Solved structure of RNA (25S rRNA (3068-MER), nucleotides 1 to 768; 5.8S rRNA (145-MER), nucleotides 1 to 155) from Entamoeba histolytica HM-1:IMSS, 842 nucleotides shown.
The 2025 paper behind the entry is "Cryo-EM structure of ribosome from pathogenic protozoa Entamoeba histolytica reveals unique features of its architecture".
It comes from the structure "Cryo- EM structure of ribosomal large subunit (LSU) from Entamoeba histolytica at 2.8 angstrom resolution".
Method: cryo-EM, resolution 2.8 A. The entry became public in 2025.
The sample was in a buffer at pH 7.4.
Rfam match: Eukaryotic large subunit ribosomal RNA.
Lineage of the source: Eukaryota > Amoebozoa > Archamoebae > Entamoeba > Entamoeba histolytica.
Context: one part of a larger RNA, bound to proteins that are not shown
RNA sequence: AGAUUUGAGUAUCGUAAGAGGACUCCCUUAACUUAAGCAUAUCAAUAAGGGAAGGAAGAAAAAAUAACAAUGAUUUCUUAAGUAAUGGCGAAUGAAAAAGAAAAAGACCAAGUUGAUA
RNA sequence: AGAGUGUAACUAAUAGAAAAGCUAUAUUUAAAAGGGAUAAUUUAAAUUGAAUUCAGAACGAAUAUUGAGCCAGAGAGAGUGAAAGCCUCGUCAAUUUAGAUAUAUCUUGAAAAGAAUAUGGUUUAGAAAAGAGUAAAUUUAUUUGGAAGUAUAAAUCGAAAAGGUGAUAGUAUUCAUCAAAGUCUAAAUAUUACAGGAAAACUGAUAGCAAAGAAGUACUGUGAAGGAAAACUUAAAAGAACUUUGGAAAAAGAGUGAAAAGAGCUUGAAAGAGUAAUAUGUGAACGGAUAAUUUAUAAGAAAAAUAGUGGAAUAUGUUAUAAAUAAAGAUGUGAAAAGAUUAGAUAUAUAAGUAGUAUAUUUAAUAAGAUUAUGUUGAAAUUUAUAAUAUAAGAAAUUAUUAAGAGCAAGAGAAUUAUUUCAUUUAUAGUGAUUAUUAAUAAACGAGGA
RNA sequence: UUAGGAGAAAUCUUAGU
RNA sequence: AAUUGUGAAUUAAAAGUAAAAAUCCGAUAAUAAUGGAAUGAUAAAAGCUAUUUAAGGUAAGAUUAAUAAAUUUAAUCCCGAGAAUAGAAACUCUUGAAGAAGUAAAUUAUCU
RNA sequence: AAUAAAAUAUUACUUUGGAUAGUUUAGUUUCCUGGGCGAUGAAGAACGCAAUGAAUUGCGAUAAGUGAUAGGAACAAUAAAAUGUGAAUAUCCAAAAUUUGAAUGCUUGAAAGUAUACU
RNA sequence: AAGGUAUAUAUGAUAUUCAAUAUCCA
Numbered sequence: 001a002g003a004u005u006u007g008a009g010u011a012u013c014g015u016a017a018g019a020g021g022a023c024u025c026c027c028u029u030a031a032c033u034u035a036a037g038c039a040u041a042u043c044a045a046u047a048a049g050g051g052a053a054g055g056a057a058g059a060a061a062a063a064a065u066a067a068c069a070a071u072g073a074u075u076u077c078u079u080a081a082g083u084a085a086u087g088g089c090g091a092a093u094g095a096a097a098a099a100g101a102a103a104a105a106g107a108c109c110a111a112g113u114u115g116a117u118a
Numbered sequence: 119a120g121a122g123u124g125u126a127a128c129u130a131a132u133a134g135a136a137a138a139g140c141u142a143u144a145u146u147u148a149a150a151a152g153g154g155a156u157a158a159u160u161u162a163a164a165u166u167g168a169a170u171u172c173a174g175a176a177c178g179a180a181u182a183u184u185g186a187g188c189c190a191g192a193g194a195g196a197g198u199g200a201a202a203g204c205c206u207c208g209u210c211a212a213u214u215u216a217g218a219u220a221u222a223u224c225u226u227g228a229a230a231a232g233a234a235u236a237u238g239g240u241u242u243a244g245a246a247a248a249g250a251g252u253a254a255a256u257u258u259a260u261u262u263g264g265a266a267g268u269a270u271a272a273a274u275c276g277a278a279a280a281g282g283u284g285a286u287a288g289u290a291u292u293c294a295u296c297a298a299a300g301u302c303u304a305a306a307u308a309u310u311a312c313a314g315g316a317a318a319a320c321u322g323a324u325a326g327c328a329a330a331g332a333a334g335u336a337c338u339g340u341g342a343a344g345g346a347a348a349a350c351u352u353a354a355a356a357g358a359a360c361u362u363u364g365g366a367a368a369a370a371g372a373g374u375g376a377a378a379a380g381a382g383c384u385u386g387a388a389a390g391a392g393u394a395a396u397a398u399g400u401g402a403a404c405g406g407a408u409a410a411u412u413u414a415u416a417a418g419a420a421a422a423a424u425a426g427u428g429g430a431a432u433a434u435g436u437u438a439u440a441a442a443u444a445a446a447g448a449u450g451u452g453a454a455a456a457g458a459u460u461a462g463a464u465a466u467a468u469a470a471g472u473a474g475u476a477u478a479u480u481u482a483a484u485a486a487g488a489u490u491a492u493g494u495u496g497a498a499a500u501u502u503a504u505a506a507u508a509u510a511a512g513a514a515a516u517u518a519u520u521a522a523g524a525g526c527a528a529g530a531g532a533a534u535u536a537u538u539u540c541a542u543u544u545a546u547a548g549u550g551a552u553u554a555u556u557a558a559u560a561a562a563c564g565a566g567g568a
Numbered sequence: 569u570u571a572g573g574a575g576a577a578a579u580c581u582u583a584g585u
Numbered sequence: 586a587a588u589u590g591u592g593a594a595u596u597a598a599a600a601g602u603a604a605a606a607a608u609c610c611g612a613u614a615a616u617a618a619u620g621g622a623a624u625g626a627u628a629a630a631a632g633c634u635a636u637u638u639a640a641g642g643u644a645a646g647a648u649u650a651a652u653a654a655a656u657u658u659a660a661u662c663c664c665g666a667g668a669a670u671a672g673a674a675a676c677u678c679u680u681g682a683a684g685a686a687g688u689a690a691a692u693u694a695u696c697u
Numbered sequence: 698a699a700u701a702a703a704a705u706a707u708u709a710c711u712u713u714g715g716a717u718a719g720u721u722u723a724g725u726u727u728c729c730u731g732g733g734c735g736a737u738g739a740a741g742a743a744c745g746c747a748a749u750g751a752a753u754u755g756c757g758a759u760a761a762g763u764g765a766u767a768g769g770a771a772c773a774a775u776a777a778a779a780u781g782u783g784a785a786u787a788u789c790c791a792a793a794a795u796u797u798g799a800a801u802g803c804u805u806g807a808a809a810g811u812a813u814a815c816u
Numbered sequence: 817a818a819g820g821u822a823u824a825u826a827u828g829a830u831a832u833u834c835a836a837u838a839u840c841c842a
Base pairs, nucleotide, nucleotide: 002840003839004838005836006835007834008833009832010831011830012829013828014827015826016825018734023054024052025051026050027049034041038088064071065070075102076101077100078099085093086092106302107301108300109249112128113127114126137242138241139240140239141238142237143236144235146233147232152226153225154224155223156222157221158219159218160217161216162215163214164213165212170186172185173184174183187204188203189193195207196206197205255274256273257272258271259270260269281296282295283294284293309732312731313730314729315728316727317726318725320724321723337344338343349720350719357383360371361370362369363368384718390712391711392710393709394708395707396706397705398704405697406696407695408694409693410692411691412690413689414688415687422520423519425517426516433509434508436506437505438504439503440502441501442500443499447495448494449493450492451491452490453489458484459483460482461481462480463479464478465477466476467475468474526681527680528679529678530677531676533627534626535625536624537623538622539621540620541619542618543617550609551608552607555598557596558595559594562591563590566588573582575580634671635670636669637668641664642663646662647661648660649659650658651657741797742796743795744757745756746755748775749774763791764790765788766787767786802811803810812823813822814821815820816819
C1' cells in the first nucleotide's frame, strides 16, 4: 500500500417522548379494622406510590385432565361450592376436573435438509 | 446492491423428516389477483307524511264548553294568551340519494395448458433434528386452598444416548397421559374516563352532581389544597311618565293591565314587630272541672173532640204472567292434522363384498295419536215481582156544633209502674225493771218524846 | 203551848224558842 | 227516859189468763204508709177487683170446753191459694226565630 | 283602694322573613353505539380580537370571524352599512392558525434575550 | 436588511469522512 473488524462525526428519510388511564397487564412485603386484648392470621392485589397498553386487553393450541362405555387450544357464563383444603385448626380464608352453554381456527420460527449455494 | 458468522425453499400422530426425476391408484380444481355494473342487507342525510283554517255561547285570551263531523299502520311528544287526535312542528306507513359488505350475481374471462391432496412403487441424493445457566436440587423470602412445598425470585449448584406429570416424603417395577425451557392468533368477555343517543314506580332548588345564572365560579391559604350561596312579574313591558309637594330619593293623584302581579315583582306560613277592635290586673304566666255574664251559632207551619160522605197507601189470599234458582259426574260410538315404523316405485348425489344410505315425489300396511263430533245415564216446584181479585182497614178533602186545634225541645206536674236509694212514722211471741191496794217482819240508818 | 209563822181551802202536816 | 221515822230483801190477802200506754234495760232492724232523689218505661198483666167449688190457717184467724209454768187436745164458725166465670188507663201546664236546648270563645269566682 | 301607661290574650290588615303549593333549558342511574389525541407540535396555560364589553361564549394578527358547499330573508340594546348580483344559519371540507407547553438550538423567575446556516 | 425555516436527547436504515497495527498484511 491493500483486505477486514470494531467504534465515531455529519447528511437524508423515519421512529420514541407528552395527554388519558373507567375497563386491561404488572411491580411494591401499608395501616385503620376483625380476632371482643394481641404478636401469626384478617383487612389484603386492598389504599397510596410506580411502569405499560387497546378499542378492547390478557390468554390461547397440552411436558393438559383423568382413571371413564374416557376427553381435548384459550376465554366467558351456570353448576360443582362456602365443597376439598388452609387456619393461635381460632377469627376467618378458600379452589379445580368432570357436567351444561356463548364462540370457535389454527398457524409459524429455531434445529434438520438443498447446496456451480443467494 | 444488502446476511455465506448464512437469505431462501420443504418440514410431522402411519409423528426417521428433508432433495431431484419418473410412475400406479383414489381424490380436488376455471385465469388468480385487480377493475366495472346490477341486486340484496345495513348506516347516514334529505324529502314526504292523514283528518274541523267547523258552528254557537262565554272569556283579557280557547285547545276548555255545547252541537254536528272527520282521520287513524299516525291517540309518542313539544309549542300555541287556557286543557288540541284533526293549528304548526312532529308521529305511523314510506321515498330518494350517498357509504360500506370480503354478500351473490354478469363483464374483463379464455376454460385449455396444468396444478394440488393421500397411499404406494422406482433411479439417484441422504443415513437427521426437536429450544441450557434451562428443567430439577439445597437454602432463604414472599405467595397459594395446595397441606414433608402450589407459584415466583435470589445465593450456591446444575442435567440428559431425552424426559415431565398422576398434589403424602422415599426407593423399585409396571401402567396411563403428555413431550417444557421461542412466537403469533380472530370470536364469544369487561367498561362509573370521554363523546353521541334512548329510557326511568329516581330528585324536584336545604332535594338531585360541589355547580338548574359569567360553578370548580366568588372567596381563603406561602403552598399542597379547600370551596359555597343565589330559580319564578306578566299572555304581552303594555316596566308607570303628565301634574302638585320635596334639595333629592320619594310620596299623592293620574295611567297600563284580566288582576299591581310595581321590578326586593307567582302564592306568601311560623318566629319577631306596627295599627285597629275587645277584655283583664297586689311578687310569675299558662292548663283542667263547674257555673254565672256577654257574644256567636242555632230549633217550626202545622193543627182538637164527636157524628153524616170519602175511600188511599198498605196487609191478608185467589188466579194468571214472567224471571230466577236445579248437573257435579259416569258410561258408549265415531272423525282426524302433524308425524312415526315397515314394505314397494321414479329421479338426483354418492356408493366398502354389512334388507346401501340421503333427499324430493309417489304406493300400501300397522300402532298410537294432539284435537274434535255425538248418544245414554242423572236434579223442580220453590221464591220474588207484575195486574185484577173479596174483606175491615178506611188516608186526603167536605159538612153542623163546641170543652175548638201544630211539630220538636226544655222545664213542672197527673195516673200506674222497673232498678237503686234518702227522710219521717209505724209491730218486732224480753214472760227484764217501774208505772198508790192494803198489812206485817225487817239489815241498815240517822234523827226525833211528852 | 201557841206567843211567832210556812203550805193547802184540807179536813191535815210542817217549821223553832 | 223511850216512844218513833225511812227502809234494801222477804211474806199474806185483794186484783190479775198474765198482749194497754210511757221510760229505761235488752232484742232486732224490718212488713207497711207518707213525702222525695238518680236512670228509665207506658203496655197489657202468673195485674189487682168482683163471683163461684175448696188445698190450706203448724203458739197467732175467732169463739168454746178438758187442763195448764203447752208452738196440748177435740167442736163449729170464719177467711180463703189453684182453677173457672167477667171488669174497669191513655193526661195537663209554662217557655222557645222578639232565639229553646246544646256548643264554642273571652272574663270572673270555687276546687284543682 | 284605684289607674290601664307598660304586660298579656284573640281576630283582621300591614310589615320582617321566605316556608308551603304549582313549575323546570338541571341532575342521578341503567342501557345502546363508538372509544376517532400528539414532533404534520397534543392536552393544559397565557395574551389578544366585537361600532359601542367587564365576565362568559366564539375565534387567532385573515380576530364574536375568511373561502367553498348547503341554506333561502333576517338582526336588534342603540345607531350604521350591506343584502334574492344572496342576510341569518350549518359543516368530518379549504385557507389561516399569536406566546408557550412533551417543548425540542441556547437561556428563561415575574426573562428582558441570544448563536449559526439557508432563503 | 427585515421576515421565514432548520439546528435538543435517544434511536433504525442508507451514504460519506474518519479513528484504533484490533486481525491479517506489502